[PDB]
Context: one part of a larger RNA, bound to proteins that are not shown
RNA sequence: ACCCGUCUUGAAACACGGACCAAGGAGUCAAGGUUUUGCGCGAGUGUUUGGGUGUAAAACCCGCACGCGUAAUGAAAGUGAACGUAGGUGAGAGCUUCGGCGCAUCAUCGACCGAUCCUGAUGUAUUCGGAUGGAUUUGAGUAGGAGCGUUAAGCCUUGGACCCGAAAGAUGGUGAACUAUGCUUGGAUAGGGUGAAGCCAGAGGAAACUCUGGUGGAGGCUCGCAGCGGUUCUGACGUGCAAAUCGAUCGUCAAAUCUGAGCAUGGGGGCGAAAGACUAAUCGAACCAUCUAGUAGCUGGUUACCGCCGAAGUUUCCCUCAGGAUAGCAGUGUCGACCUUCAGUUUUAUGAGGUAAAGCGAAUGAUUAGGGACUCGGGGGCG
RNA sequence: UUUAGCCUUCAUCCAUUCUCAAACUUUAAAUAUGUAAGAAGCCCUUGUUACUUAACUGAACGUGGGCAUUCGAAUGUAUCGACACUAGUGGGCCAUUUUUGGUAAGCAGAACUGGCGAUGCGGGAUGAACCGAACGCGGGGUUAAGGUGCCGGAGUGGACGCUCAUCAGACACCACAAAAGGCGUUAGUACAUCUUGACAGCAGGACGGUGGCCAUGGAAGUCGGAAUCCGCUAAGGACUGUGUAACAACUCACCUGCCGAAUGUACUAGCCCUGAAAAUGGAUGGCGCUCAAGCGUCCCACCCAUACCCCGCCCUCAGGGUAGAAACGAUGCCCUGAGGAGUAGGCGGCCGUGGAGGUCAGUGACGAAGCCUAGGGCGUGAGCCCGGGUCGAACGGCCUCUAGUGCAGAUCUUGGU
Numbered sequence: 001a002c003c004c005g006u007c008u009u010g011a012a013a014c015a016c017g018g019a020c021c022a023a024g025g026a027g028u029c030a031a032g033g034u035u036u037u038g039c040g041c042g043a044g045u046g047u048u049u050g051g052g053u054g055u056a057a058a059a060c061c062c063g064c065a066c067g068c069g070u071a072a073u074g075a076a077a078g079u080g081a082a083c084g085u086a087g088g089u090g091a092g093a094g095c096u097u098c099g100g101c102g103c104a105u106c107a108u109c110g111a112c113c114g115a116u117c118c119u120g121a122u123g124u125a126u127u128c129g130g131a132u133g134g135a136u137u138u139g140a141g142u143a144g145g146a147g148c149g150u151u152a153a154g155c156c157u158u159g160g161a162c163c164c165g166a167a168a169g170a171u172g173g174u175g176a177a178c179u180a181u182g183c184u185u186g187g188a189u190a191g192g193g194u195g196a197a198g199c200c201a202g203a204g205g206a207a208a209c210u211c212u213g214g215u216g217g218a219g220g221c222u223c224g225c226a227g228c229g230g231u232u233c234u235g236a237c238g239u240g241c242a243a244a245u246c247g248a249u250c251g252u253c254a255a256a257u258c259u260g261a262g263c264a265u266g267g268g269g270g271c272g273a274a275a276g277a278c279u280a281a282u283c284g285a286a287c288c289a290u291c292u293a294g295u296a297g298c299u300g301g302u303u304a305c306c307g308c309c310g311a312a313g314u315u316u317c318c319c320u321c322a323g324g325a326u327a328g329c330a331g332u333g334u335c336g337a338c339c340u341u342c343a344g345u346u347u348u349a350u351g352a353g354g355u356a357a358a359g360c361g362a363a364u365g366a367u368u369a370g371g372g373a374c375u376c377g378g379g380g381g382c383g
Numbered sequence: 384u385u386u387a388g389c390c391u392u393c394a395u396c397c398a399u400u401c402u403c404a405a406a407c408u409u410u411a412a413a414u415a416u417g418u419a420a421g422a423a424g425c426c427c428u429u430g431u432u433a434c435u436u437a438a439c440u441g442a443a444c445g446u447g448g449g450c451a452u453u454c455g456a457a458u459g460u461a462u463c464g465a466c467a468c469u470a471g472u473g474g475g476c477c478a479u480u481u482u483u484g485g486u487a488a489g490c491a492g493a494a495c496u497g498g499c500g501a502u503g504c505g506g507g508a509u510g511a512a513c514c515g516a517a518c519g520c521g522g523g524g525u526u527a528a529g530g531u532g533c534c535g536g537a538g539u540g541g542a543c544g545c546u547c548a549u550c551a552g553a554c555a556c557c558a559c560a561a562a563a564g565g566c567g568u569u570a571g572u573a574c575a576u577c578u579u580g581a582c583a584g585c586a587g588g589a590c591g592g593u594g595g596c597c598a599u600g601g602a603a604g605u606c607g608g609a610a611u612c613c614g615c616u617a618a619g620g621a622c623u624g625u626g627u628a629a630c631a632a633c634u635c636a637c638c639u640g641c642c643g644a645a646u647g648u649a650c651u652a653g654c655c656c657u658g659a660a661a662a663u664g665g666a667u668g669g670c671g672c673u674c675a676a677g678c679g680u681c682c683c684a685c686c687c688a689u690a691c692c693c694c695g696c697c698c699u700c701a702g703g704g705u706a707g708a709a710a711c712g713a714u715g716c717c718c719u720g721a722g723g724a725g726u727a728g729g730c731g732g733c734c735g736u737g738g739a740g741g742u743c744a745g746u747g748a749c750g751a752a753g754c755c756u757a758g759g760g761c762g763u764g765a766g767c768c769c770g771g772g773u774c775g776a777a778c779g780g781c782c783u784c785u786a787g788u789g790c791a792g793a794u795c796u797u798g799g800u
Stems, first nucleotide, its partner, number of pairs: 003018004019800006029159008038150004044068003050062003072079002087109005094101002111142002113139003117134002123128001162301002165298001169291006180265009191223003194219001198215001201212004227252003232248002235246002267283001269279002305732005314327001316325003328472002330469007342459002345457002347420005357410001358408002364404002369399001371397002377393006383386001424450004429445004434441001475499004480494005504515003519696007529686003532670003538683001540682006552672001563657003568652001584641002587638002591613001597607001620635001697723009734789001736786008745778002753773004758769004
Other pairs, nucleotide, nucleotide, family: 004792tWS007011tWH008010tHS009511cWS025790tWS025793tHS026301tSS026790tWH027302cWS028161tWS037151cWW042146tSS043069tWS043145tHS047062tHS047063cHS049063cWW053059tWS054058tHS071080tSS073114tSS074076tHS074077tHS081141tWS086144tSS092103tHS092104tHS093102tHS096099tWS097099cHS116135cWH119132cWW120130tSS120131tHS121130tHS122129tHS124127cWW154468tSS159161tHS164299cWW166295tWH167294tWW168292cWW175267tWH175280tHS176179tWS176265tWH176270cWS180271cSS189255tWH190224tHS195217tSS195218tHS196217tHS197216tHS199214cWH200213cWH206207cSS226253tHS230231cHS230249cWS231249cWW237240cSS237242cWS241245cWS267286tHS268285tHS271277cWW272275tWS304733cWW305764cSS310727tHS311726tWH312472tSS312501tHH313500tHS315326cWW320323cWS331729tSS337339cHS338462cWW339341tWS341460cWW353414cWW354355cHS354411tWS355412tWH356411tWS359362cHS360404tWH362408cWS363407cWS366402cWW368400cWW370398cWW373395tWW374394tWH375376cWS376378cHH376379cHH384386tHS421424cSS421455tHS422455cWH428446cWW435440cWW436438tHS461721tWS470728cSS471727cSS476512tWS479495cWW485487tHS485488tHS498512cSS499511cSS502517cWH503689tSS505528tSS507556tWS510558cWW513555cWS515527cSS526687tHS526688tWH528687tWW530537tWS531537cSS536686cSS539676cWH546675tWW548673tWW550659tHS551675tWH553671cWW561659tHH562658tHS570650cWW571649cWW573647cWW575645cWW580644tHS581643tHS583642tWW589636tHS593612tWW595621tHS598606tHS601628tSS604622tWS605625cWH611621tWS616618tHS619636tWS623634cWW624633cWW625632tWW625633cWW626631tHS664665cHS667670cHH671676tWS675677cHS708711cHH712714tSS725726cHS733765tWS735788cWS747776tWS748776tWS750775tWS750776tHS751775tHS751777tSS752774tWS762764tHS
C1' cells in the first nucleotide's frame, strides 16, 4: 500500500465489463480541397491520353493540343489596368562616399482598370454615340509578375470510412408434416337413470274428455368407463422424464362428439363459434436469401516507451437542450529590428458611479403619540 | 335665535414626536473603474488647399531652424509583436466575501477571486475541494501546517489560574444543541458596624391621663374605622399578633446588657451541572488521563513534507567558444545559467514487427529460427545482447522504401483449460 478499464462534478464502491490462457482484434484507401515542410523549373510549368523505343508492365525518348498561371470587373451587353525614376509621408534590416540609399512588411494620403451613380463635349443614319471630370460608392483588381509539377505531415468532404451494435424499410422466393377453416373418402364411442309421441286394456260420465295399469323408447336429456378436454391443488418438477410433462381432483361422453388419409386457402396474404388467436417451439404481420458492412446526435472498445507544452465545461446562432457551428482557452510551425518596448502593480494628476452607511423637526410613500390655536371647516348642543 | 353669542366631537392647519423603504432620497464611502505621465514631444519662422473666415484667418498636413550640463514618476521586463494550421472542450463542482428564491437542505441560481476536475506530498485518525506546500533521481541541513503520556518521531517541559461532571472535557472547516435555571471563581452597585461594634446564636422591660373619642348587659389596645401627642429611664406604639360573656397574665417593634470581625441584597460572566429521548456493541482515532495527558494565556527546547538552502547526477531550455584547420559521428566537442506536476489534447525523439532495394566479401547442419531458464550485462524505458538446456534449416545488423505493424479489457472472435 483498496481492483483494473470506463462513463462521470465525484469510483475501492452496494455503478457497468472482466473465471483463466493462446492466437486474431479496431483512424485504412481513393478522389477532391487546404495550409505548412523538402525538391525541380520558373512567366512559365506539367513526358507517361498518345507515339517512338526497349535487356519488355521497368528504364529512356517525342510532340500537337490541353489544364493551371500570366487580368480584372459586371447579371449582361461590354470595357479592360504608369502624371511621377511605378508616386508622396512615417517607420524599417542591411549597405553607405557618412551626405543618405533604403529590402521585406506595417500604417497612411494619392494615381490607374472594371462596376454603380452624377453630369454630358466634338458629332449625328435625330437617336444614336459618350469625350471631358466628379462621387461618403463598389470589386476575390493594377501599381517592376509567382506559378506549375512533385514529396511528406496535420485538417476537411464523400465514400463501409476507427471497430462492433437497433427497433425498422424494400425486392424475390419457401412453407397448412404443427395449427385454423372447408371439401372428398374412411374409421371409432361399456353399462345404467329418466321415460316424449304413437299404441293396448280397464274404470267414470251423458256429452267432451276425464282417470288408472301397461306398452313404446324420443331428447344438441342425465350418472358414468375408454376417447376428447384441461378446473383446482395456484400439488410434483421447475440446470425437469418433458423448451409445457407428471399425480390427484375435475369438464364432456350418442352428437355444434373424437379422429386418419387425400385435397384447397400462402404473408399486409390466408384462416378465425373472435383470443390479435393460429399460420412447422417463430405472429399486433411467418420463414429464407438479398438490397446490407442499412442509419444511429446513443452504449462499449480502440494495441510500445520517453521528452516538452498543456486545457474546457464559457460567448452568439441553430426544432438548439445527451448534438453541432462560432469565439475563447491549447499545441505546433515560423517570421519581424525582439522594435527599446511591454505590465491582472504602485505613485502622481485628472474624470465617471449611487452600492455600504446615512435621512425622514428634506421631496415621494409608510407610520406612533400627544399639544397650540384657528372660527368655525363637518356634526351635536346650551344660555 | 342671523346671537362672528357660549360649549362639545371630529376634521384641517401649525412646531414637535416614535419607527421605516429592492423597485424612496437631499447626502454619500471602502473596494473597483476611464485617461495621462514626451522624440509620433516642445519652441520659432513660413509653404499647400477646391474647406472655413470679412480677411491669411483658421483647420489639417508640412519645409527650414533650435532643444539634452537631464528623453521628463516607481518597480519589473523570468519575453515583444505579427501570421499560418489545427486538437480537445462547449454536463462541471467546491470555498471566502456579496448575495436571490426557499422554513430549510450535502437544495436551486448569480458576481469577484482561488481551487478540485487534471494533483501527487506533510497535517486535519478517516476525505476531490480545508491548512501547509505543489512533484526529475539522490545525500546533508532547516522548517511549514500540525505535534512531543503510550500507540508515535519529539516534553509525563516551564509559569499563573479555573474545573470534580452517578452524560466531565479535550474535533478551525467538522460531523449534534437552544431558551431557561443552579451557594465553585472573579467582578461592578448599593447597604449595616466602625467599637458609639455588624449578621447569627440569648435573659429582661411595652410605665403612667388610657372605662380616651363612637360603638356596650358587656370588648379598659387587641368586634367595626379614621389618628396617635408626652413631664422621670440606654429602649416600650392609645400598640404586631396571642387570650377573652369584659379582663388580666403572655408577645412584637427597640434597647442598656452576653460576644467581637467581618455582614446582607440584587446583579455581571468564566468553568461545571440540570434542561439533554431511538432503536446491532462503539468511539476526544484508541488506550487511558483528574496537584491532567482537560480549559485560558504566556515561555523554552524539540519531531518531520516530494517545501526552502548546499552538493552530485539525468533531461529540457537558453547563452557563448571551437579553421591561413596539429581537423571534426561541426548532426561533434568544450564552458555557463535556469527550469522539471499533469487528465482531454498537441508536437518531438526513439524501441519493436511482416515485406522490398542497397550494403555488411555478415551468421549457420562443427547447428539457423523458435521455445524454456530462483544465470548474467546494457538501457530511465519500450527493449537489446550474452550463458545453459531443447531443437532441427534457415536468419540477422546498418541506410533507405513499404504496411493487413505493437492488446487486458470491447456481455470482443475462435480454440483450449
This is an experimental structure of RNA (26S rRNA, nucleotides 623 to 1425) from Thermochaetoides thermophila DSM 1495, with 800 nucleotides shown. The entry also models magnesium ions. The depositors describe the entry as "Cryo-EM structure of Chaetomium thermophilum ribosome-bound SND3 translocon". It holds a match to the Rfam family "Eukaryotic large subunit ribosomal RNA". On this family, see Cannone et al., BMC Bioinformatics 2002: "The comparative RNA web (CRW) site: an online database of comparative sequence and structure information for ribosomal, intron, and other RNAs". Yang et al. published it in Nat Commun in 2025: "SND3 is the membrane insertase within a distinct SEC61 translocon complex". The entry is indexed under membrane protein biogenesis, SND3, ribosome, co-translation translocation, insertase.